[PDB]
Context: one part of a larger RNA, bound to proteins that are not shown
RNA sequence: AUGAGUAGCGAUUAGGCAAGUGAGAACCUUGCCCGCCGAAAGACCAAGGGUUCCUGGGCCAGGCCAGUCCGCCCAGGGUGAGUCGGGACCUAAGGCGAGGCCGACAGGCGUAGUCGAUGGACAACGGGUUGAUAUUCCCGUACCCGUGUAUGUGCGUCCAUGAUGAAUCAGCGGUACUAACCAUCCAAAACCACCGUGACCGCACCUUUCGGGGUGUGGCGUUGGUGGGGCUGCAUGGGACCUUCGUUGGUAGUAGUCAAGCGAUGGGGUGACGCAGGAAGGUAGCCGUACCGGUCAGUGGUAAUACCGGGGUAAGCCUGUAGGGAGUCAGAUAGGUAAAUCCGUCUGGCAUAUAUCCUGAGAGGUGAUGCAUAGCCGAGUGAGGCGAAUUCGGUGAUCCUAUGCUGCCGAGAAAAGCCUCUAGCGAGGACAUACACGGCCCGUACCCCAAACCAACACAGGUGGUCAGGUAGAGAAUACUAAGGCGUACGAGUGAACUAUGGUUAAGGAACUCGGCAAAAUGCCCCCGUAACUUCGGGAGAAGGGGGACCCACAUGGCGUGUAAGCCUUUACGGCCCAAGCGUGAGUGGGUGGCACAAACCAGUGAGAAGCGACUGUUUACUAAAAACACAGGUCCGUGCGAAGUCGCAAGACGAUGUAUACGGACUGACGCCUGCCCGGUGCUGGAAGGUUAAGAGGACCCGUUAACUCCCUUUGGGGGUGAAGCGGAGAAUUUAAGCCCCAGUAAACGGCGGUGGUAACUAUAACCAUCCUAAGGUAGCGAAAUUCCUUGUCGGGUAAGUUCCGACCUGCACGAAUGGCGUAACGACUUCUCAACUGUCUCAACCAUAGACUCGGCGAAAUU
Numbered sequence: 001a002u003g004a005g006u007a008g009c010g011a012u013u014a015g016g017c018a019a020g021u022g023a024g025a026a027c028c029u030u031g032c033c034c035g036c037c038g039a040a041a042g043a044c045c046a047a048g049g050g051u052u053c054c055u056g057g058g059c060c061a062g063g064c065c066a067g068u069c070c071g072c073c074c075a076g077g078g079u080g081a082g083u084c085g086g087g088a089c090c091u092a093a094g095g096c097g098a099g100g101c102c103g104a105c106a107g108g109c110g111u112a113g114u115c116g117a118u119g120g121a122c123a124a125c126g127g128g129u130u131g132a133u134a135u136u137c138c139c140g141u142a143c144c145c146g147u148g149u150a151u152g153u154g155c156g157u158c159c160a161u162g163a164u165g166a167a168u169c170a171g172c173g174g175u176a177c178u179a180a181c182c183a184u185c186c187a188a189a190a191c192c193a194c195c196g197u198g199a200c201c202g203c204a205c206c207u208u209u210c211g212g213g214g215u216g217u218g219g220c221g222u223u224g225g226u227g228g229g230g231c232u233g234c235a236u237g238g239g240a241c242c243u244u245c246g247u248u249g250g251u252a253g254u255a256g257u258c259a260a261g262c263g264a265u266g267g268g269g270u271g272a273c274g275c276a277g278g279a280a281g282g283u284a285g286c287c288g289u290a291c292c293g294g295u296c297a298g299u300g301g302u303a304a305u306a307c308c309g310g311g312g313u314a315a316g317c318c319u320g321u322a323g324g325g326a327g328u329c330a331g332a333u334a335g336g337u338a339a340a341u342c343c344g345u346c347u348g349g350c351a352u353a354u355a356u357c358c359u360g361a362g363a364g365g366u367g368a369u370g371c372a373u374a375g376c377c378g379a380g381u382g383a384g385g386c387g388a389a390u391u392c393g394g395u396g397a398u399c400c401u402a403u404g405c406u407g408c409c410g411a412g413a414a415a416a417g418c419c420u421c422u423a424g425c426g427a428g429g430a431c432a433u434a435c436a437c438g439g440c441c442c443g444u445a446c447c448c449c450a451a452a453c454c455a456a457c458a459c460a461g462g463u464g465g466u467c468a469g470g471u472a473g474a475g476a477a478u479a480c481u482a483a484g485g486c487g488u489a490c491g492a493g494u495g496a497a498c499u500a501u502g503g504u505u506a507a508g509g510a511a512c513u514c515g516g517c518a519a520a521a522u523g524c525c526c527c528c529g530u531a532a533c534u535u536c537g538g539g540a541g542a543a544g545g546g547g548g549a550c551c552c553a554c555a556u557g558g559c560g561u562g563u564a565a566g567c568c569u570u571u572a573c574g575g576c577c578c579a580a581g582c583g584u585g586a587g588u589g590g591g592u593g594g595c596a597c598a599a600a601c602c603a604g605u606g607a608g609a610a611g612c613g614a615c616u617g618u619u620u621a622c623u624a625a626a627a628a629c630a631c632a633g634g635u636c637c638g639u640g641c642g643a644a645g646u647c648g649c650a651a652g653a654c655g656a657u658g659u660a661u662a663c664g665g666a667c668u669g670a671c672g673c674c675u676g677c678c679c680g681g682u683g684c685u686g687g688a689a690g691g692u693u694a695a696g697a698g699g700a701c702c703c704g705u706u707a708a709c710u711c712c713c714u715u716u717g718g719g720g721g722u723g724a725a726g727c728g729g730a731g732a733a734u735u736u737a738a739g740c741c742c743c744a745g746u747a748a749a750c751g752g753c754g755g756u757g758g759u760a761a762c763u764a765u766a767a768c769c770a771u772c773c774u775a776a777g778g779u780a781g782c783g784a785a786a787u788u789c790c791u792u793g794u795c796g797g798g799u800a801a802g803u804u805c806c807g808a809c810c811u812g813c814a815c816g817a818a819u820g821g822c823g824u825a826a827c828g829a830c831u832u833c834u835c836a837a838c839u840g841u842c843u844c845a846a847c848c849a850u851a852g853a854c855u856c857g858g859c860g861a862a863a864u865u
Stems, first nucleotide, its partner, number of pairs: 001865001008859002015033002018030002034487002037484001042467004048447002052445001053077004058073001062070002082144001084443002089120002092118001094115003100109003125140004145439001151432003155428001197221001200219002203216004261425001266421005274408001276406002280401003286394003291310005312371002316366003323359004327350007335343002362573001372390001375386003409412001453462002469481004490857004498852008507843002516839001524548005533538001535670001549592006558584004566576003569572001593597001606835006612828002617629002633668006645654003671823003676753003681750002683746005690741003697734001702729001708722002711719003754773002756770003781815001782812001793809005
Other pairs, nucleotide, nucleotide, family: 002864cWW003863tHS004862tHH005006cHS005860tWS006861tWH007860tHS010457tWW013035cSS014487cSS016033cWW020028cWW020029cWS021025tWH022024tHS026491tHS027066tWS027067tSS036485cWW037041cSS038040cHS044466cWW047448tWS054132cSS057073cWW058072cWW059070tWH061072cWS065489tHS067489cWS077132tWS078079cWH083143cWW087440cWW091117tWH091414cSS093116tHS097112tHS098111tWH099110tHS122123cSS124135tWS125314cSS129134tWH147438cWS148436cWS149435cWW150433cWW153431cWW154429tHS156260cSS156428cWS157427tHS171245tSS176237tHS178238tWH179237tWH190226tWS197199cHS198221tHS199220cWW202217cWW251252tWS258259cHS260429tSS264266tHS264422tWH266338cWS271416tHS273414tWH275407cWW279402tWW281361tSS283397tWH284396tHS285395cWW289391cWW291311cWS292388cSS296303tHS296304tWH304306tHS310389tWS314368tHH315367tHS317366cWW319363cWW319573cHS320360tHS321361tWH322360tHS327355tWS339422cSS340421cSS351353cWS374387tHS378383cWW379382cWS398476tWH426427cWS446452tWS450463tWH473477tHS497853tHS501850cWW506844cWW509839tHS510516tHS510518cWW510839tWH511841cWW512841cWS520838cSS523603cWH529543tHS530542tHS532539tHS534536tWW534537tWS535824cHS541604tSS555586cWW557585tWH562580tHS563579tWH564578tWS565577cWW578579cHS605836cWW612627cSS614826tWS617628tWW620624tHS620625tWH632669tHS632670tSS639643cSS639662cWW641658tWW641659tWS641660tHH643656tHH644655tHS648650tHS668818cSS674817tWS674820cWW675820cWS678775cSS693738tWS694736tHS695736tHS696735cWW698733tHS700731tHS701730cWW703728cWW704727cWW706724tHS707723tHS711718cWW754772cWW755771cWW760765tWH766768tHS773777tWW774775tHS778816tWS780816tHS783810tHH798802tWS802804tWS817820cSS840844cWS840845tHS
């Protein structure tokens, strides 16, 4: 180059016109009206951007067109702080990190420390000002921190008064060291008596012919060693002998001590803390009243009865209320790493006093004879002087009391500043004030839900905090409005298609269509009454119905608030009444208008049957929001504490400053009934008696070499085989742990739960037996389902018709019980289906108001070729 002078010119708010500048004027300046936002489309900031702010000049380039205009370019100007903000301050999360620990190097850790705001800490208000700055400049009035002044209070150390306080010589706890007494149960050296007899001596009988042996008895012995009595020594309580006191008798208040004033890298309080909820009191702020100034409105009626506008005023300094919390002195206590007058504890004294202290919005006064003020006058790009009233009530917050009160569990930072207490000093500090001195640097312009930031653009997107008017209303929704800012940069003209945004539609009302997708529809408040089902909460606003406008009366109503006055008093910002005044819902009757009275905006479709999932919830930014995920419930297993398991080649950190009623892992998934059988395989858990096997040790065989030799040859070891010790090579067997093989257990560990045949009183069956095999061969429950291929299984319900649905039968190809089964109330922008209303989704499209499409002017693309 072409598509082509085509598409587009970036919204839902929208303009017309007058006059001015200028060459040109819809687009800019001024004026008038119109429209739009007004929990913003206004006003402030933070983050961010960095001159986009103002003034002046020009319009090539930029602005989706022209352009005098601009966030253009060109020049100039513009940012004023002890009190606002970032550093001087302190700290969280976390980062850095001396030494230290660990690491091949690099480095990684983490202590002391030091950094690190989104927090804590210290002081400011109102008005005025230019074209641009303002809590910074000016005016007036305050403040709090830092240094110092020196005197007035006035206090010692270098005098000395107070409270006490504690490191010193002489003994005591009827308790009760040591010979005893009264009373209570027990027995070591066995006397007396009986009895059973380890074993011995035997007396009579029985028994195999005599034997063994049994029975009755005698003497002991005891398989099973005291009593009686005294000397001495030791053990258990009594008074006393010498040493152990009732802290003084002199001394040694003669002398060494200081607290003032400031004294910490130290201690304590303090500061210093959740969610939710309720109520009371105030303010910001608004409404009406009064007060003040003005008002005469082409029109009927209002010349004030009525209309317009105003009616504000800070910080600080006084007061210390509503209200919230807490009681005052003395002694001792070693606890807070030492010491403490501080803080905790214990004792007594004083106290329940609106006692005392702390906290404390708000209100009144001063602040303020000030300022501002509506407007009046001269003066126009607009500045200047004067300057009235400046009260009341009532409503009322999400703002403040509040970091408060109550109540809950999920139990809700640190450090500093400040106050205070002491460890180490000390002959000069403490407390106020006239005083004139002294307080840094950096930001400060503008934009800041946007043509200025993040999106490549002057882009229909996103962006955090603060301010929150009036009328309706519950309102921070919604509709219209002030303050204030906008009509966001293409326009002008044309009843075509056709598209998009919308409105209306005869009758029918889902017959279209996969699907009622979309559209239509209900939609507020108050009353009446609301089923099945159920986890007793719900379902439930179930469905359904009635009133709803305005005026009058009840009524000069209930309610709240509360003045004057009055009453009282621990007298004050005090308590009782509260006429007056102000604001004021609700309902009932009567009447009236309209088609319609929750008429606008705004504002639930409902019910029925079922599938899946308990639900709130999360997710595939940028095609899937579910039946997936997640969870609350349970189960199994691991986990003994420098834990289990993690990250890390390490220290170390998490787990946890936790401790099996905890933590980790895995599975299922509220709840109810339950969660059957199978341990061969694979895993895991226990048992290692056996077989196999590691490295490591090891030294039998075999192999190499060589001194000597070994036949003969010379003369001063090799040519025709052995093999020396060492050397070495391959080289032994022998000892070996776990594991595997092996034996058990284990299924809420991974996993499986069959086929075959026979087998009934008509009819098809198996409900019984036999087969194989594995471990067993699917129990309850449910079942053409989210699984059922034939299959639109069959039957019944719903329809005229139902391959979808619901309810059953079971021929479950190919359900099934923690990769859970069955039901399940409620829940769901979940799946399927039916019903009443509903409708232009359809029969079947019609018309209309919109922005495009079209023509004219302006700028001016892309894919493809």
Molecule: 23S rRNA, nucleotides 1377 to 2241
Organism: Mycolicibacterium smegmatis